Overview
An RNA structure (Ribonuclease P RNA) from Saccharomyces cerevisiae (strain ATCC 204508 / S288c), in which 369 nucleotides are resolved. The structure was determined by cryo-EM at 3.48 angstrom resolution and released in 2018. NCBI's taxonomy places the organism under Eukaryota, Fungi, Saccharomycotina, Saccharomycetes, Saccharomyces cerevisiae. The entry has 9 different proteins, among them Ribonucleases P/MRP protein subunit POP7, Ribonuclease P/MRP protein subunit POP5 and Ribonucleases P/MRP protein subunit POP6. An Rfam search finds the family "Nuclear RNase P" in it. The reconstruction used 164,765 particles. The PDB entry is titled "Cryo-EM structure of yeast Ribonuclease P".

[PDB]
Context: bound to proteins that are not shown
């Protein structure tokens, strides 16, 4: 380094093992329960041969009237039935959709104001034109004014979700712990330049000059008066000061300038029921009767208008026999197919409890030479 055995810790993924039969009703939905067997029709709508009587014609037939056989895909059966039944979390006091139509802030109206500024990200890089202050074709700093040029990492309406940190490391951006793959939080992502955003208010008592760039001592630069062996005085920057977790514009809590801010309404509904209007008939001052007509409005009268499960004092079954898979045998059979939990409208993401399978990391123990 490397095989084997145990453990942990994360990712992904699945759970009733699966099939067959069976569980009372002319009172026609009682195994425990739902749902299906309704776009009605046998080219029988003036159906087809056929019996008898009378009627015309003759090589064939056709009308009238009557009881009235035979056929309607397998010459049959009108009265039977099938199918399904709680999952990866259904849980957990998450979160969003099914109201917004691609930002068209989803629309509308009111009120205030800074009155809604085609603005300004701040910052870096080029190029042009002014002035100044040095080398002399001209060329270097410096300052301002026009211009261009800097980054949607993916899917997704939203929720969320995972990938990677070779433009400065050895740990892959900073902290801070894990046993390591990592995790938490600031944070950026074809960044070929960076960027931890202001404000307030905390850091109690001591201690220390001092608890927020107050401020004081000390040494160093540079400049400006007096002044010239260069000695004092002010200003500005740069480092240090024994303490405490502490001097670090670090830590922690609330607040947006983002395209002005804030109130209100609703784009959600089906049946029943009442009322109003419309056309027909009768009457004629507003009226009366019916369309199983249509439009508004109101009403805790219902919502099984319920979903390849759909309860609501909350159904999701029992039983036998076959097929696979682990385990233990004395003759070959025997036991198991588990645990979380059971919704209540449906989706999807995330966290939590179990088993078993993969892959990755540490780790103990035991050798091959």
């Nucleotide at each position: 380094g490397u095989g084997g055995a145990a453990c942990a810790g994360u990712g992904g993924u699945a759970a009733u093992u699966c099939c067959u039969a069976c569980g009372a009703u002319u009172a026609a939905g009682a195994a425990a329960c739902c749902u299906g067997u309704u776009u009605a029709c046998a080219g029988a709508a003036g159906g087809a041969u056929c019996c008898c009587c009378a009627c015309c014609u003759a090589u064939g037939g056709g009308c009238g009237g009557g009881u009235u056989a035979u056929c309607a895909g397998a010459u049959a059966u009108u009265a039977u039935c099938a199918g399904g039944u709680g999952g990866g979390a259904a849980a957990u006091u998450c979160g969003g959709u099914g109201g917004a139509a691609c930002a068209c802030a989803g629309u509308g109206g009111a009120g205030c104001c800074u009155u809604g500024u085609c603005c300004u990200c701040c910052g870096g890089g080029u190029u042009a034109a002014u002035g100044u202050c040095g080398c002399u074709u001209u060329u270097g700093g410096c300052a301002u004014u026009g211009g261009c040029c800097c980054c949607u990492g993916c899917u997704c309406c939203u929720g969320a979700g995972a990938g990677a940190a070779g433009a400065a490391a050895u740990a892959u951006a900073c902290u801070g712990g894990g046993g390591a793959a990592c995790c938490a939080g600031u944070c950026u992502u074809u960044a070929c330049c960076g960027a931890c955003c202001g404000u307030u208010g905390u850091u109690a008592u001591c201690a220390g000059a001092a608890a927020u760039u107050c401020a004081c001592g000390g040494a160093g630069u540079u400049c400006g008066g007096c002044c010239u062996a260069g000695g004092u005085c002010g200003g500005a920057c740069u480092c240090c000061g024994a303490u405490g977790g502490g001097a670090a514009c670090g830590g922690c809590a609330a607040c947006g300038g983002u395209u002005g801010u804030u109130c209100c309404g609703u784009u959600u509904g089906a049946c029943u029921u009442g009322u109003c209007g419309c056309c027909c008939g009768c009457u004629a001052c507003g009226g009366c009767g019916u369309g199983a007509g249509c439009g508004u409005c109101a009403a805790g009268g219902u919502c099984u208008g319920u979903u390849g499960a759909g309860u609501g004092c909350a159904a999701u079954c029992g039983u036998a026999g076959g097929a696979c898979g682990u385990c233990a045998u004395u003759a070959g059979u025997g036991g198991c197919g588990a645990a979380c939990c059971c919704g209540a409208u449906a989706c999807c993401g995330a966290u939590u409890a179990c088993u078993g399978c993969u892959g990755c990391u540490g780790u103990u123990c035991c050798a091959g030479c």